AtRNA (Arg) from Escherichia coli: 77 nucleotides with solved positions. The reconstruction used 83,696 particles. The work is reported in "Structural and mechanistic basis for translation inhibition by macrolide and ketolide antibiotics" (Beckert et al., Nat Commun, 2021). NCBI's taxonomy places the organism under Bacteria, Pseudomonadati, Gammaproteobacteria, Enterobacteriaceae, Escherichia.

């Protein structure tokens, strides 16, 4: 330089690969058990689906432009 993938709760990954319920862990709170704590349990909480714009009855998924983040190709010999 094109061509792909990734972008999700403070951190790491699912999303009924596929258009129709935004989850599970952990980190935090609280709550059991303990003299009290770790740990295990059991609740909770945390969301602009990386932003913006189309398609569609409807989009976190499908299609475009930027924004960061690796990847594979093209070279002149």
């Nucleotide at each position: 330089g094109c061509a792909u993938c990734c972008g999700u709760a403070g951190c790491u990954c699912a999303g009924c690969u596929g258009g129709a319920u935004a989850g599970a862990g952990u980190a935090c709170u609280c709550g059991g058990c303990u003299a009290c704590g770790a740990a295990c349990c059991g609740a909770g909480c945390g969301g602009u689906c990386g932003g913006a714009g189309g398609u569609u009855c409807g989009a976190a998924u499908c299609c475009u432009c930027c924004c960061g983040g690796a990847u594979g190709c093209a070279c002149c010999a």
Released in 2021, the model rests on cryo-EM data to a resolution of 3.1 angstrom.
It comes from the structure "Structure of ErmDL-Telithromycin-stalled 70S E. coli ribosomal complex with A and P-tRNA".
Rfam match: tRNA. On this family, see Hou, Trends Biochem Sci 1993: "The tertiary structure of tRNA and the development of the genetic code". By type it is a transfer RNA. About the family: Transfer RNA (tRNA) molecules are approximately 80 nucleotides in length. Their secondary structure includes four short double-helical elements and three loops (D, anti-codon, and T loops). Further hydrogen bonds mediate the characteristic L-shaped molecular structure. tRNAs have two regions of fundamental functional importance: the anti-codon, which is responsible for specific mRNA codon recognition, and the 3' end, to which the tRNAs corresponding amino acid is attached (by aminoacyl-tRNA synthetases). tRNAs cope with the degeneracy of the genetic code in two manners: having more than one tRNA (with a specific anti-codon) for a particular amino acid; and 'wobble' base-pairing, i.e. permitting non-standard base-pairing at the 3rd anti-codon position. Its family is annotated with triplet codon-amino acid adaptor activity in the Gene Ontology.